[PDB]
Context: one part of a larger RNA, bound to proteins that are not shown
RNA sequence: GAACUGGCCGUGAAGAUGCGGCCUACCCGUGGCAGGACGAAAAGACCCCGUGGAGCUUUACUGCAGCCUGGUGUUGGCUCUUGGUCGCGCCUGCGUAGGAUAGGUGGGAGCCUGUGAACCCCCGCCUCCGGGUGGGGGGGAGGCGCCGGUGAAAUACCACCCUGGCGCGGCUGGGGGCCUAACCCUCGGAUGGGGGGACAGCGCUUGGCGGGCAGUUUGACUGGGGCGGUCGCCUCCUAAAAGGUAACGGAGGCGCCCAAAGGUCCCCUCAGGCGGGACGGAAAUCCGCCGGAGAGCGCAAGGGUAGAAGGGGGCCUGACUGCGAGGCCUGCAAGCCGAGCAGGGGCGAAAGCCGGGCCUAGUGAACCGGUGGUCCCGUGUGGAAGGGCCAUCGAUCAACGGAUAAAAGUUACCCCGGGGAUAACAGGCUGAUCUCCCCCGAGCGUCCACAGCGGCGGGGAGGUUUGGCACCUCG
RNA sequence: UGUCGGCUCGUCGCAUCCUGGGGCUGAAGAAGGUCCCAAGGGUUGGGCUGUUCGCCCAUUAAAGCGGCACGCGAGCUGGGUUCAGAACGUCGUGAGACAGUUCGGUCUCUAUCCGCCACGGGCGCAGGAGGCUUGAGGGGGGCUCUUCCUAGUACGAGAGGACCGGAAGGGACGCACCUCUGGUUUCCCAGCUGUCCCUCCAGGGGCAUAAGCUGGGUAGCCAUGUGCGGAAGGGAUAACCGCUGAAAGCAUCUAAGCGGGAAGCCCGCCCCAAGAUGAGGCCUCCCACGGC
RNA sequence: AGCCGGUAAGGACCCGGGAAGACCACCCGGUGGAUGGGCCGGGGGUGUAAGCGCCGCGAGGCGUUGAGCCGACCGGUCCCAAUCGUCCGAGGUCU
Numbered sequence: 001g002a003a004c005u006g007g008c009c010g011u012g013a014a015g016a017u018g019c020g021g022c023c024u025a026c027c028c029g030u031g032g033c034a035g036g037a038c039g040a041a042a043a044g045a046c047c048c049c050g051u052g053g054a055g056c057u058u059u060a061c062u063g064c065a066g067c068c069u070g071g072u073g074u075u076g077g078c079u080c081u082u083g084g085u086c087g088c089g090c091c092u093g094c095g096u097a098g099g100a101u102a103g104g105u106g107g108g109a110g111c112c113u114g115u116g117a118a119c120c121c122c123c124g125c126c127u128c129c130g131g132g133u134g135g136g137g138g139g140g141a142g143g144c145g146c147c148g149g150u151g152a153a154a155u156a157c158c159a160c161c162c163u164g165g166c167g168c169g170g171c172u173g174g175g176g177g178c179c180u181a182a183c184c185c186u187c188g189g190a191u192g193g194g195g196g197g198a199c200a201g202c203g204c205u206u207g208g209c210g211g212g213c214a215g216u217u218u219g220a221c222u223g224g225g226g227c228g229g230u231c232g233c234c235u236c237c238u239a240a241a242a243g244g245u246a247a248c249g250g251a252g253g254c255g256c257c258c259a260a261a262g263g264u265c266c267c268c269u270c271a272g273g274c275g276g277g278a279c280g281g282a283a284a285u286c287c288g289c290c291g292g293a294g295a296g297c298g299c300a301a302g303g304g305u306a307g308a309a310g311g312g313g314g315c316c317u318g319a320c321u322g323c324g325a326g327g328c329c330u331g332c333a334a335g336c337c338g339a340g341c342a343g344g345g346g347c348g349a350a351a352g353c354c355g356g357g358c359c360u361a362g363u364g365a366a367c368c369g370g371u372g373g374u375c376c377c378g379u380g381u382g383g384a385a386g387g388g389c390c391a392u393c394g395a396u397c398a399a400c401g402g403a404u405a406a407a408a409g410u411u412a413c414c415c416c417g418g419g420g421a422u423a424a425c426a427g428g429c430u431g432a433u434c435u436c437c438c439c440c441g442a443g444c445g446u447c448c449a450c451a452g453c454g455g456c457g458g459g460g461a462g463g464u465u466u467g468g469c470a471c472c473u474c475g
Numbered sequence: 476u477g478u479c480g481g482c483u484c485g486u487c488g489c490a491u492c493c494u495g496g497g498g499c500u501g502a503a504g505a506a507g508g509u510c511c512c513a514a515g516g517g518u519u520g521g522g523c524u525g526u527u528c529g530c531c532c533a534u535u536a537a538a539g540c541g542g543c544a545c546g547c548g549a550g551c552u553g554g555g556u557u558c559a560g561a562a563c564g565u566c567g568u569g570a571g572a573c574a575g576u577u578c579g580g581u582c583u584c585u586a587u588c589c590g591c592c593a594c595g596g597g598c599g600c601a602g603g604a605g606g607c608u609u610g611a612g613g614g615g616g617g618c619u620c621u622u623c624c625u626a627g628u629a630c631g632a633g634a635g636g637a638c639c640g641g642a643a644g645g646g647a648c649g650c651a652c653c654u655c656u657g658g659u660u661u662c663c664c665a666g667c668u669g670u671c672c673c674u675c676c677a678g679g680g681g682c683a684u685a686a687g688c689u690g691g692g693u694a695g696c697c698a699u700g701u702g703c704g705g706a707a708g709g710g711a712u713a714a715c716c717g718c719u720g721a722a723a724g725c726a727u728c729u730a731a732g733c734g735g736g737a738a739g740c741c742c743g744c745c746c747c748a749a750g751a752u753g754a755g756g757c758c759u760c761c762c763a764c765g766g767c
Numbered sequence: 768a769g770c771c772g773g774u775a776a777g778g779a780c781c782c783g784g785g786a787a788g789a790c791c792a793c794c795c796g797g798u799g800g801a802u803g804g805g806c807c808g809g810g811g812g813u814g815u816a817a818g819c820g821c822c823g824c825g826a827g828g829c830g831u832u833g834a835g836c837c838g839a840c841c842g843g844u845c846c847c848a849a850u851c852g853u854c855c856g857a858g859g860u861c862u
Stems, first nucleotide, its partner, number of pairs: 003017001006023005026597008035589003040583001047419004052415002054411004060216005066209003070205005076179016093162001103161005110144003121136006183196005219231003228248001232254006255400001256298001257357002262316007270294001272290005296305002299362001301360003320343004326337003332401001345354003368394007376387002426473001427471001428469003432466001434462006443453002479554001480552003484546001485543005492517003495512006519533005560578001562576002564573003598750001602761007612747004618646007630635001648704005656698004663691005668683006708742003712739001715735004762859001764772003777855004781797005802848003805844005812836002818831005
C1' cells in the first nucleotide's frame, strides 16, 4: 500500500487481525463507547551527532568605527629664555715629594719687554681659598726659562690634543610672552567691526585605547552527552608455546644522561653466610673458609650477561669522512641491523677491534627563517642584491602524522540537516540491588534448639524498586 | 510508543487485610501468637501535601499487597513535571545556569477496521403456517456486624467469660417499584410589577428566558421513600481429623476399601438462550392448483 | 429437488395508537371498533372566577361560592378520525 481486517497462549526485530497451536465465529447494517489498530496530525521542539546555522557575552583571536597622540601641510609677524651638535677664541686641571695650581705627550735655549716691564685702584672671573689669570686706571729697563731639589713626569715658549667651561658664528630643536592677517565664531550695517587665533578644524602619516560593531575559532576518545580521565614513546601481563591481536582491562616507566659512563689493549671477579680483628656499630676497612651468580651493569621493566656487558689502569677521540652488498619491519612515510671497499686515524706484538654507550624509551614530517661553509645561479654586460647546494639551529606543533603566523564562552529566544547508529518514559534481556520463601541449628525462650525465635554461613522464587545493557519505537 | 499524580471504569494474581475451614501453642476461658487451606464477596469518611507514599482524626469485621504501557489524557483533569515572562538564594567578569524554590502560563467538534454495549435487515433451519415450549451453553448473584436467649452456665482464685444450638435488629450493595414520605412537574391553577395593546371602565392578551417574577402542583420520571435478594438444601472436595488395615507379628487415615470436612467447587436461585447450522420438542391449521 | 402463474392456512403493506421505541423492532386496535382526538362523569390541582347586590370618600371588604378554571390519572360515550383496499404466500428432493 492493498485487505476476504476475531480471542487466548506462544513465536517473531523483544507488545501480532496477517506466523504456530488451540478456541470461537451464519451474511449485511443502524444508534452508541472509546481498549487496540504501537490509531490521525507535525521528516521529536528533549537528547546526541554535523570540523551545520543564528542571537547573545567577554580580561578568546583578529580587525573596524570612535576617541587619544607625535611629525608634517593649510601656517604667518615680533620678542625673550633655553638645549644639542659643528668650527674658532680664551681658559679652567691644586692626591702626596718640592719653589706652586704639574692635564697628556712632544718639541725646544730662548720667549720676551717704548708692539710698556718690578708696584697701586676696577673687576670678568674660577677659585681647592694657597691661588691662577685677562682688559682698564697704574706703568717708564725691566722679566722667567735651561741651571734644579724629591720627582714616573720639569717648570720658559710653541704645538697637536684629553676631561670640563663660557665667548662668538653655524645649522638647529625646545619652551614662554605678545601681535593679526590665514582659519573659526559673531555683528540688523559685511573690501567693514568685535571675539578666538596660528591654537582649533581639516589632509597625509605615527603609535595607543577600543564587544560600540564585524568575521570567526572554541579538538577527539567516551557502554548517551557533560563532568572526571585520557591522547606520543618504552617494559611486563592479558596474547589462546611463530608474528600480530581489543576494552575508560591489570601494573610501571620516558621527554634524560655520560668527555667517560666512548675506542682499544692489559689485568681483575661478585652478593651473601660463618669464623677471626683496636676505636667499629646490623653495616666502614683487614684476614680465613664457603659461595655459579641470588651482586653489578646511571634511571622502569624484561631479556641478556663473570668463558663479561660488571671492577681497575695505560694510551687515546672510530661520539670518523666518502659509500654500502644484503636484510628486518612495514599501507605510506618512517624506524632498525649491516658485512665489505676508499681516505685519514686510535689501540694492539699480532690475530684483530673501533662509523659512541649490554639492549630495547630519552622524541617531531613539511613549510618559514637564522648561522658557518661552498662559489653553483646572478634578469643587456662586470659586479652586487637575492637565491641554490653542504652543515647545523629555532617544536610540551605533548590533541605528540604536527588544520591558521594568530582564537574563549553562552542560548529556557533559538534554527536546519540527521540518528532509535545514542540518553530520558514504557516494554524487552539480565536480576547485582529489591520483595518473598527455604536449608543449617550457634544461641534465646526460668527448665526446654524448633510455642514464638534462628548467630555465622548456604539454596531458591518473583519481576511491583534502584539500576546494568541499548534490542522495536527519535518521517 | 504523551510523560507524575488524581477522577472515572473495571479486571486479574495470591505471598490473605476481613469473613469461612483447620493443625500447633509457652491454647484454663475470653482474647491472642504461628503456620496450613481458601481469591466467593467485602476492604469507610475525613485534616496536611500536586503529591505516590506517609503521618494524624473518627470509625470498622477489615481499613490487604501487587499486575494490567508506574492499567486507563482519540475518556476527563492539568496541581506537579515540561518552552517562552518575573523574582529569590546560589554559581558565573559576563551572556547566562540550577530533578533548588517562587507567581503565571493555548490539552485537537465528525470513529474507517478490530473490540465492546444495544437494536434491526437478510438467508438458513425440505412442505408451508399460527401458537406454546426443552435448555446445550452463557451471564447475574455470592459481604458482614450488633444485641438477646442458651447462661452469668462450662472454665476461672478473681477479673472475666464461651462452644454447640436458637431469636431479633442493623450497615453497605443489588433488582424492581411510586401506596406512603420527599423531588421535579416550560403553562395545570393563583397572586405580583413595569410597559404596550384590545375597548374608555371592567375584564383580558403580548413581552420582560429559551416559564417575566412569585406561591402551589396531577400523571409520568424519580430517592432521600417502599418491597424483595445474598440463602436454604443436595452433591463432590481443600487443609485437617478419622474407621478398618497390611507391607513391616507392633505401629500406620492407605498400599485394597470406607467415613467426616470450608464464605470456596458442582447443582440449586434469577436472567439470556435452538445461527445449539448438533438449527430440538409438543398442540393446532392448510394441502395434493394450473402449464414444456 | 427445476419452472412459472393462480391460490390455501397464514403473513405483510397502509392507517389509529401504546409506561414499547433514536430509527427499525415489539405490543394493541382498525366501524363486527372504545385505538387516538373531542365530549361527559369521577379523580386531582388551584383555592371562593366573571357578573351582579350590599358596606366604605377610597385602596378594598362581604355575599352569591369551595366558586371558576382545570395536562397526562380511572372510566363512559361512535360526536371526529382508524375510509376504501393492495401485495405476498404451500402442491412438499432422494435410499
Shown are 862 nucleotides from a PDB entry: RNA (23S Ribosomal RNA, nucleotides 2018 to 2897) from Thermus thermophilus HB8. The entry has 50 different proteins, among them 50S ribosomal protein L5, 30S ribosomal protein S2 and 30S ribosomal protein S18. Entry title: Crystal structure of the A2503-C2,C8-dimethylated Thermus thermophilus 70S ribosome in complex with mRNA, aminoacylated A-site Phe-tRNAphe, peptidyl P-site fMTHSMRC-tRNAmet, and deacylated E-site tRNAphe at 2.45A resolution. Rfam match: Bacterial large subunit ribosomal RNA. The family is grouped with related families in Rfam's "LSU clan". Crystallisation conditions: 0.1-0.2 M Arginine-HCl, 0.1M Tris-HCl pH 7.6, 2.5% PEG-20K, 7-12% MPD, 0.5 mM BME. The source organism's lineage runs through Bacteria, Deinococcota, Deinococci, Thermaceae and Thermus thermophilus. Method: X-ray diffraction, resolution 2.45 angstroms. The entry became public in 2023. Ions in the entry include magnesium, potassium and zinc.